Keywords: transcribing complex, de novo transcription initiation, early elongation complex (EEC), TRANSCRIPTION. An RNA structure, together with DNA, in which 106 nucleotides are resolved. Chen et al. published it in Science in 2023: "Structural visualization of transcription initiation in action". The sample was in a buffer at pH 7.9. Among the 15 different proteins in the entry, which are not shown, are DNA-directed RNA polymerase subunit, DNA-directed RNA polymerase subunit beta and RPB12.

[PDB]
Context: bound to proteins that are not shown
DNA sequence: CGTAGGCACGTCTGCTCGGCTCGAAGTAGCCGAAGTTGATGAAGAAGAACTCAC
DNA sequence: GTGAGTTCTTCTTC
DNA sequence: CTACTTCGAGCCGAGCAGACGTGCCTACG
C1' cells in the first nucleotide's frame, strides 16, 4: 500500500 | 356485322419500410468505526570466482 | 602458472 | 438477484404500389 476476515452502533 | 386488336383497369404479387415483440449485455446494490493477518516471486541466464590440474 | 571446468550467486523475466 | 435499461435482430407482418389478365370500345374490313 492492496486484500481478507472478525467485531461495534 | 363480325371479329380483332389495343388499351384501360381490378386483382395479385412483391417489396419496402415500420412497427412490434424477445433477448442479451451493462450498471447498482447503507452510513461510520476498530482490530489483526497476510502477500506483494520464483526461474533462467550470465558472469565471476575458485581449484585443481595439468 | 594459467587454462579449463564446475558451481554458485546475482540480476532480469513472465 | 433483481432489475430496470438499451439496441438490435429477425421477423414478420401489413400495407401500398406496380405489373398483368381480362373486359370494353372503337375502329376497320
Nucleotide at each position: 500500500u492492496c486484500a481478507a476476515c472478525u467485531u461495534c452502533g